Method: electron microscopy, resolution 20 angstrom. The entry became public in 2000. Solved structure of RNA (BACTERIOPHAGE PHI29 PROHEAD RNA) from Bacillus phage phi29, 218 nucleotides shown. An Rfam search finds the family "3WJ core of Phi29 Bacteriophage pRNA" in it. For this family Rfam cites "A viral genome packaging motor transitions between cyclic and helical symmetry to translocate dsDNA" (Woodson et al., Sci Adv, 2021). About the family: During replication of linear dsDNA viruses, the viral genome is packaged into the pre-formed viral procapsid. The packaging of DNA into the procapsid requires a molecular motor which using ATP as energy to accomplish the energetically unfavourable motion. In some bacteriophage, an RNA (pRNA) molecule is a vital component of this motor. Structural analyses of the packaging motor have demonstrated that the pRNA molecule has fivefold symmetry when attached to the prohead. The family's RNA type in Rfam is non-coding RNA gene. Primary citation: Simpson et al., Nature (2000), "Structure of the bacteriophage phi29 DNA packaging motor".
RNA sequence: UCAA
RNA sequence: GGUACGGUACUU
RNA sequence: UUGUCAUGUGUAUGU
RNA sequence: GGGGAUUAAACCCUGAUU
RNA sequence: AGUUCAGCCCACAUACUUUGUUGAUUGGUUGUCAAUCAUGGCAAAAGUGC
RNA sequence: CG
RNA sequence: UACUUUGA
RNA sequence: UCAA
RNA sequence: GGUACGGUACUU
RNA sequence: UUGUCAUGUGUAUGU
RNA sequence: GGGGAUUAAACCCUGAUU
RNA sequence: AGUUCAGCCCACAUACUUUGUUGAUUGGUUGUCAAUCAUGGCAAAAGUGC
RNA sequence: CG
RNA sequence: UACUUUGA
Numbered sequence: 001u002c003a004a
Numbered sequence: 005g006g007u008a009c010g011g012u013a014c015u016u
Numbered sequence: 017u018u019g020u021c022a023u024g025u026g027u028a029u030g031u
Numbered sequence: 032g033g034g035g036a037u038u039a040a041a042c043c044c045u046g047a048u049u
Numbered sequence: 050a051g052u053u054c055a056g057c058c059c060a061c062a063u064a065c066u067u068u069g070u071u072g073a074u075u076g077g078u079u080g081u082c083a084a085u086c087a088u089g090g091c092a093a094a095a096g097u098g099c
Numbered sequence: 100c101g
Numbered sequence: 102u103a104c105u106u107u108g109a
Numbered sequence: 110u111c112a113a
Numbered sequence: 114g115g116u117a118c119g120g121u122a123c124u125u
Numbered sequence: 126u127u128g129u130c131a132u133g134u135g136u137a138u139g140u
Numbered sequence: 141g142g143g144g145a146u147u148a149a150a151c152c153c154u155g156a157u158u
Numbered sequence: 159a160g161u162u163c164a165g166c167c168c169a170c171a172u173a174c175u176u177u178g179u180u181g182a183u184u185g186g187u188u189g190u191c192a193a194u195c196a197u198g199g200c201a202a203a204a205g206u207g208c
Numbered sequence: 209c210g
Numbered sequence: 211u212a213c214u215u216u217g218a
Stems, first nucleotide, its partner, number of pairs: 001109019021089003026065009040188004044056004069085006110218019130198003135174009153165004178194006
C1' cells in the first nucleotide's frame, strides 16, 4: 500500500 | 471479518 | 406495527 | 366562473361571432 | 371585433348524503363523545437491499 | 454509500 | 467515517 | 554671495 | 549639473 | 491609453 | 409658457394694444 | 392700459425614434444583459512645455 | 514655477 | 522647496  | 455512527430505499 | 390529521374521492351536474 | 396554442419556466393559443 | 361560453386547471351552488357504519349521556337529544372498511402530509419501534 |  | 483481528 |  | 517632493498646462 | 456616468445634440415644431 | 432695454451683478426694456 | 404672444434663456407635448447599430436567455420575449461610431462632469497609468 |  | 558635485 491492498484484501477479508 | 466483526463492532459503532450517519445517509438513502423497501416492508410491518 | 402503533398514534395524529384530512378526504370518500367521490360522482354528477350546473354555471 | 378566470388564465390560459394547459410545451406545468411561461406567454405569444384555439374555437363559437364579430 | 366591442361582448358572453369551453379546451386543462383553480371558483362556488343543487342531488346523490351524517342510506359507508355502530354504541353511550335521566323515554331519549340539545349539548357532545367512543370504535371498523379505502386513499394522502407527520412522528415512534422492529427487520433487510446500498 | 461514507 | 472510526476501533480493530488475519493474509499478500 | 551667485552660476551650472 | 543630477536626484526627490508639490502645483499648473498639453498629449496618449 | 483604460474605466464609469450623461446626451445624440439633435433637429423641428408647437405652445 | 415666465423673466427679462438678455450690459449673464442685475433691473429700470422693447414690441404687437391699450 | 386691464389682458394674451416673441426678443435670449429656463418649461412641457407631437414627429423624426430603441430606421445610429449588432448578439444572447428553452421557436423566441416578458423579465434583462453584453459589445462599436460622436460630444461633456470624474478617477488611474505613461511622456513633455513652466 | 516653489 | 530640500540633498548635493564643480567654478567665480